23S ribosomal RNA, nucleotides 1397 to 2130 from Thermococcus kodakarensis: 734 nucleotides with solved positions. Sas-Chen et al. published it in Nature in 2020: "Dynamic RNA acetylation revealed by quantitative cross-evolutionary mapping". Entry title: Cryo-EM Structure of T. kodakarensis 70S ribosome in TkNat10 deleted strain. The structure was determined by cryo-electron microscopy at 2.65 angstrom resolution and released in 2020. An Rfam search finds the family "Archaeal large subunit ribosomal RNA" in it. Its family is annotated with structural constituent of ribosome and ribosome in the Gene Ontology. Clan: LSU clan. The sample was in a buffer at pH 7.5.

Context: one part of a larger RNA, bound to proteins that are not shown
RNA sequence: GGGAGUAGCAGCAUAGCCGGGUGAGAAUCCCGGCCGCCGUAGGGGCCAGGGUUCCACGGCAAUGUUCGUCAGCCGUGGGUUAGUCGGUCCUAACCCGACCCGUAACUCGGCGUCGGGGAAAGGGAAACGGGUUUAUAUUCCCGUACCGCGGUGGUAGGUGCGGCAACGCAAGCCCGAGGGGUGACGCCUCGGGGUAGGCGGACCGGUCCACAAGGCCGGCUAAGCGUAUAAGCCCGGGGAGUGCCGUAAUGGCGAGAACCGGGUGAAAGCGCGAAUGGCCUCCCGUAAGGGGGGUUCCGCCGAUCCCUGGGGCCCGUGAAAAGCCCCUCGGGAACGAUCCACCGCGACCGUACCGAGAACCGACACUGGUGCCCCUGGGUGAGAAGCCUAAGGCGUGUCGGGGGAAACCCAGCCGAGGGAACUCGGCAAAUUGGCCCCGUAACUUCGGGAGAAGGGGUGCCUGCGGGUGUGUAACCCGCAGGUCGCAGUGACUAGGGGGGCCCGACUGUUUAGUAAAAACACAGGUCCCAGCUAGCCCGAAAGGGUUUGUACUGGGGCCGACGCCUGCCCAGUGCCGGUAUGUGAAGCCCGGGUACAACCGGGUGAAGCACCGGUAAACGGCGGGGGUAACUAUAACCCUCUUAAGGUAGCGAAAUUCCUUGUCGGUUAAAUGCCGACCUGCAUGAAUGGCGUAACGAGGUCCCCACUGUCCCCGGCUGGGGCCCGGCGAAACC
Numbered sequence: 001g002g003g004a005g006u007a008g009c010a011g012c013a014u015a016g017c018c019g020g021g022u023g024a025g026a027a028u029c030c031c032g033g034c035c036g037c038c039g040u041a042g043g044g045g046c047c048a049g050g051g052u053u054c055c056a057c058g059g060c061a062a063u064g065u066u067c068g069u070c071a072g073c074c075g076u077g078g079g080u081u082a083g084u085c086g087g088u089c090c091u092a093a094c095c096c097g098a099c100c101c102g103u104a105a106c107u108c109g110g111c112g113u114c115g116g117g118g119a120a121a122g123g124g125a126a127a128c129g130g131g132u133u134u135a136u137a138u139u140c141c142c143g144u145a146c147c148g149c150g151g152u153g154g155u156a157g158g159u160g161c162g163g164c165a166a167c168g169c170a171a172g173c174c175c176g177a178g179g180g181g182u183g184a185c186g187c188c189u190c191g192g193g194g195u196a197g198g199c200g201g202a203c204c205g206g207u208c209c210a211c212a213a214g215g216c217c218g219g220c221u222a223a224g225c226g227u228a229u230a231a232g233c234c235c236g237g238g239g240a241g242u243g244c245c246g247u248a249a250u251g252g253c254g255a256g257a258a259c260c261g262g263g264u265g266a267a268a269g270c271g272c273g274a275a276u277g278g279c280c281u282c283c284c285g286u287a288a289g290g291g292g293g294g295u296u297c298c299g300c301c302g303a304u305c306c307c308u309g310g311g312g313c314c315c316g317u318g319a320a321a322a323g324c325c326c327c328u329c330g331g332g333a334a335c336g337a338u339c340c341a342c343c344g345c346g347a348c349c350g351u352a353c354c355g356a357g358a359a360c361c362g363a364c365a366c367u368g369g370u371g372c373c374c375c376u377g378g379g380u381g382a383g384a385a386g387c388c389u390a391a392g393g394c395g396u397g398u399c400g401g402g403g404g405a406a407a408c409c410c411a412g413c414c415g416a417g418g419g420a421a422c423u424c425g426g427c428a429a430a431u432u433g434g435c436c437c438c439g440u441a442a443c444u445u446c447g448g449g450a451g452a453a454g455g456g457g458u459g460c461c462u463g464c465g466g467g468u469g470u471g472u473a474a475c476c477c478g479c480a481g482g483u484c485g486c487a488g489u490g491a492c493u494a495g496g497g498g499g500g501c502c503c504g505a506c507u508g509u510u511u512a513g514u515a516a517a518a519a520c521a522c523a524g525g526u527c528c529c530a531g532c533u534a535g536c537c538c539g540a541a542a543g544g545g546u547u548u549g550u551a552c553u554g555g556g557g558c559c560g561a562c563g564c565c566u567g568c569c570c571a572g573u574g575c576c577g578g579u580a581u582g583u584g585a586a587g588c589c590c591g592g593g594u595a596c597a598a599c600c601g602g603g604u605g606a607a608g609c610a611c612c613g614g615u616a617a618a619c620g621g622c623g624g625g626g627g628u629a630a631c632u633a634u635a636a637c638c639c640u641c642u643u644a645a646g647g648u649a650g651c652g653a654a655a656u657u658c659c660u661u662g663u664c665g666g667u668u669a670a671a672u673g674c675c676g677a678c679c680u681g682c683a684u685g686a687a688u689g690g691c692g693u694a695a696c697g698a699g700g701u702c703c704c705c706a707c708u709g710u711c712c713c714c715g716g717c718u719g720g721g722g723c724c725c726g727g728c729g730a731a732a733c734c
Stems, first nucleotide, its partner, number of pairs: 001734002008728002016034006035395004043375003049354002053352001054078006063071002083146002085350003089123002094117006100110003127144005147346008157335001160169003173332010186313009197301006203219006220277001224272004232264006243253003278295003282291002314318001360369002377389004399726004408721008417712002421710001426707001434458005443448001445561001459483010484488001496705007503697002508520002524559007535546004562692004567622003572619002574615005582609002587604006625640001651681001662678006
Other pairs, nucleotide, nucleotide, family: 003732tHS004731tHH005006cHS005729tWS006730tWH007729tHS010720cSS011410tSS012357tWW015035tWS022026tWH023025tHS023069cWS026069tWS028066tWW028067tWS037042tWS039391tHS041043tHS041376tWH041391tWW046371tWW048355tHS048356tWW052080tWW060071tWH062073cWS064365cWS066399tWS072358tHS078135tSS079080cWH082351tWH083126tSS086120cSS088347cWW090321cSS091119tWH091320cSS093118tHS102541cSS109542tSS119122tHS123321tWS125147cSS128222cSS132137tWH144223tWS155170tWS155337tWH156171tSS156172cWS156336tHS158334tWS160171tWS164236cWS165235cSS166262tWS170337tWS172333cWW183322tHS184321tHH193267tSS195303tWH196302tHS209213tWW221274tWS221275tWH222274tHH223273tHS228267tWH229266tWH231265tHS238258tHS239256tWS239257tHS240253tWS240256tHS247249tHS248310tWS249310tWS252257cSS266307cSS281292cWW303304tWS314316tHS353359tWS354359cSS356370tWH358396cWH381385tHS386492cSS407722tHS415709tWH416713cWW419708tHS419710tHS420426tHS420708tWH423425tHS432495tHS433494cWW439453tHS440452tHS441450tHH442449tHS444447tWS445447cHS469473tHS485487tHS503518cSS505695tWS506522tHS510517tWH523560tHS525617tWS530534cSS531550tSS532549tWW534547tHH539541tHS539542tHS559687cSS561693tHS565686tWS566687cWH569644cSS570618tWH579580cHS579610cWW584607tHS586605tHS594597tHS616619cHS621645tWS623642cWW624641cWW625641cWW626640cWS628635tWS629634tWH634636cHS635636cHS643646tWS647648cHS647685tWS648686tWH649685tHS652679tWS653660cWH653662tHS653680tWW654656cHS657659cHS668670tHS671673cHS686689cSS709713cWS
C1' cells in the first nucleotide's frame, strides 16, 4: 500500500431546552430560568502514593475518542510563615556494631557480654474563637489564655491549725537512696447519668400562596478560669433471724443488717470570657460609606458520642519502658516554696493541591484495584433496607442529529385454550412472600425437626377503652360501628412446598485465570520413641530449633462426630530382642621369604550376616480339591491330602457385576430409569475400618402437588443497537 473513509466512538448513572453574551468562528465556553441525576454516596474530611498537577493573566501548532473561544494542555509571572499541630523522647516484635568461636578465607555462619537503633494510627508538657489573601493559616492580625526554663519582690513554712474519725487546709530549701501508685490494657452482655442531633407549640421579623387557612428561612456563643452531685468506696452512731434490706438481673447481713448523719468523688450544667463579635432584616445621594432595629420563651425524642457502675467466658489470661504524683530514710546550710504579682527566652524539619468512573497502580482522562479509611438531615418503615425528598455536588460515568426506517440482535412487559406433551435433565421463567390468630407429622443424639405442612384475617372514616407516666405530653396494646373498590403487606419491600435413595457427621478450606466436590481439615479413637548430656531435627563447623519447656510433657503414624462392633494367620517382607558356635576388614601375633622390604600361608578378630524367639489399630493374606442322606435339585454333615491360615459378624447386580435392559414386586397407557427384595460376590468385608444414624449440604439422583410461552404455535408492544446524515478514524489479514 489494499483492507476503508469501513469497524469502533450503545449496553454498567439513556439529559438537555429557552433567552442573553463573548468571539473570525459556538450542539460542546459564560449568566439566568425550566427540566433532570446522586443522596449511610457520585456529598464532606484526610493517610499512603504523586510532586507543582495549586493561583492569576495571556493563548489554541499539537493533546482531549467529536468541536472548542475551554482545560489536570501551552507560555509568562507568583504561592506553603508554629514554644502549643506532627517528627526529635520511651520501649515492643526485631536488627546492627565491637569483642569472641568457626571457616583455606570472606562482603559468610553463629551463642553470650557490652553498646546502639527500632512506631508521623502503641506510650507520650502545653491554644481557642473571629477576621485577613488571587493562592497559607490552631502557623499572619485582633482578642482572650496555657507550658517549660531562668530571674525580681513578697508570703505559707522552718518556729502553724480545725475535726472522735473519714478528712480539710498555701503547710519550708538543696543533693542521693528506697518503696507505693499511675502510665497499664482481652471477649460478650445489661443498667444509670448526660450530650450532639432532631420534633412540637407560642412570639418577633422576612418571604411564597386568588382572599382566607396555611407553608418555608433566621432567632448564635469556643478554649480557658471559678463552682457539685451521681455511682462506687469509706468514717461515726446503731445492735437484728418463723427474719428483715434491696436489684433490670445476680444478691447483702454478729467476719456487724435495717435506720440516723457525714466524707471523698466523673462526664456535664451554671457564671466571667461577651456583644456595636456572627446571623437576620429596615431606611437616602451609591465612590468611599451613613443611621436604626431583633437576637425571646415553654415541652418532648435521643444516639453507634462522653462518663460511671454491675454481671458472664477461657485446657485460650489478653505488652513494656520512659515520664509523672506521693511517702520514708541519710547527709547538708539557715533560710525560704508546689501560694500571689511582674519580667525575660523558646533552636531544626514538614505545612501548596488530588486524595480517585481524569491528579495513586494497572502502557490510557481504563466500568478493575488501593480507600468505605473516618462521618451524614425529613417521610414510610423493625431498620445504616428499598422508594421519594432537603443540604451539598453534578448535567465530563466527554461524539451528536434523524426515523411509524424494515429484517435481525441485546436488555424488558403482556399473551386465548391446554399445562412439561419440551429437553440428557422443568435449564430459564413462573408460583409463594411482610404481620396477627388457629393448627402442626414421621423420626430423634429429647437438644430438634418447625417459619413443618395447612387454614383465616389486614384499607379509609366515626368513636370507645387499656399500659407506664403528674400529664387531653410522648411510645405502645385491644374493641365496636359505617363505608369504597376486580384487587387493602394494593406501589416499594417480601420463603414455592412435600416424600424417597447415595455420599460426607456438622461450622470451616481448596486447583489466583475451564474442576467447590464424594477431595482437605475437625473434635475424638488407637499405636510408637523418649527420664533431659534424652528422643526428633538444622548445619561445613562453631553452635542451634522443640526449650523462659520435663511423661496431665514433647515429638512421630493411621482412622475420623455419635451408636453397636471390630473375627483367623508370625510361613514370607519388615521392626525388636537374645545367643554357644560359624563367617567376618584393618590392626596385632606366628611361620616362610627378602643381607632389609615388597610378597606368601595360618590364627585372633567388633559391628553386620547367619541361628533362635516375640510382634498384624506393622506391610500384607484369609485358597484347593477328590465324594455325597429317601425318587425330581441340596452337598446343608462329617475325614482327608495340598499350605502360615482358609473370609467370622454384617452388607451384596453395589460410586464395587463382565454376560446385564440379571429374575420377582411396586411406580407408567407404554420404564436400558428409581425404589424394595433374591444370591450365580467375573473381582465385598471389619481402624487402607464394617454396618447404621437425628441435624446439616449453591453435593449427586427418583417421584408428587402447585405453577408457568419450556412446548402445541407462535403473536403484539417498550428502550439500546443495527439503517441514513455530519465529524474523528484503526486493526487482524493479503